[PDB]
Molecule: p53 mRNA_CDS_120nt
Organism: Homo sapiens
RNA sequence: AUGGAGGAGCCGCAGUCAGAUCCUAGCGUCGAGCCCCCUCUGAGUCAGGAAACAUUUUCAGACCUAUGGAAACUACUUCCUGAAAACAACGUUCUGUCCCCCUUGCCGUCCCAAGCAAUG
Repeated sequence: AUGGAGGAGCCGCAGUCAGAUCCUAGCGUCGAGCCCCCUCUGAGUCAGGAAACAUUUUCAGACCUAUGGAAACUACUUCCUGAAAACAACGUUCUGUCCCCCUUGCCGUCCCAAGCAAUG
C1' cells in the first nucleotide's frame, strides 16, 4: 500500500451564524405533512449515478394533455456517492504500521509460481 486487518477523517439547503430581520424547532416518517411552531436567501463549487412530482427550457412522445431522459440561475427539480468533509457510518479516503501482495528490486536456467527486502 489496489485490497484486507487495526487506527483516524468524512453529509447540500437547514441544524450553527448573518440578513430580510428569523426561534427555520420538534412531532411524524415509505413518501408526505403538521393551528402556533417547519417562512425565504447567503455563509464552496465540480463530477458521477438514480428518480417522483415539479419552476423553466429542450428531446422522445399523442396537436394539446399525460409519462420518461438531459440541461438551467445554492447544490440539476429532488435524493445518494466521490473530489470536497461545515453533525458519520454500510460506504469512501489516508495510514510505507503489518499482511496479501496491486508496484519495484533480488533470488528462481529462461518463463511462471513460491520466498525475502523496499515502496504507492